[PDB]
């Protein structure tokens, strides 16, 4: 102080509670 995942929900589009790394 930024970070990689994973999992749910809606007709679309999108928002999403956490684990988690120095």
């Nucleotide at each position: 102080g930024g970070c990689g995942a994973a999992g749910u929900c809606g007709a679309a589009a999108g928002a999403u509670g956490g684990c988690g790394c120095c």
This is an experimental structure of RNA, with 22 nucleotides shown. The work is reported in "Solution structure of Cobalt(III)hexammine complexed to the GAAA tetraloop, and metal-ion binding to G.A mismatches" (Rudisser and Tinoco Jr., J.Mol.Biol., 2000). The entry is indexed under GA mismatches, GAAA tetraloop, metal-ion binding, Cobalt(III)hexammine, hairpin, P5abc, group I intron, RNA. NMR data were recorded at pH 5.6 and 283 K. On the sample the depositors note: The RNA was enzymatically synthesized from a synthetic RNA template using T7 RNA polymerase.